RNA sequence: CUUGCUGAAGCACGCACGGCAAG
Numbered sequence: 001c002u003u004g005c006u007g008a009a010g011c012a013c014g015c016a017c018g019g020c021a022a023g
Base pairs, nucleotide, nucleotide: 001023002022003021004020005019006018007017
């Protein structure tokens, strides 16, 4: 530090973010 996974919602209708986990 990313990607993932996850948390309160989000999930389908219009649409997602923080962290934590694996690199």
Released in 2002, the model rests on solution-state NMR data. This is an experimental structure of RNA (HIV-1Lai SL1), with 23 nucleotides shown. The entry is an ensemble of 19 models. The work is reported in "HIV-1(Lai) genomic RNA: combined used of NMR and molecular dynamics simulation for studying the structure and internal dynamics of a mutated SL1 hairpin" (Kieken et al., EUR.BIOPHYS.J., 2002). Entry title: Solution structure of HIV-1Lai mutated SL1 hairpin.